The RNA has 22 modelled nucleotides. The PDB entry is titled "Crystal structure of Aspergillus fumigatus polymycovirus 1 ploymerase elongation complex". The structure was determined by X-ray diffraction at 2.34 angstrom resolution and released in 2025. Crystallisation conditions: potassium acetate, pentaerythritol propoxylate (5/4 PO/OH).
Context: bound to proteins that are not shown
């Protein structure tokens, strides 16, 4: 990062 | 957090 | 025609  | 294989469960 | 899970290499 989701 | 990939490919392949096998199986189980459910749709 | 799809989903989830584990193992193996």
């Nucleotide at each position: 990062g989701g | 957090a990939g490919a392949u294989u096998a199986u189980a469960u459910c749709c | 025609g799809g989903a989830u899970a584990u193992a193996a290499u």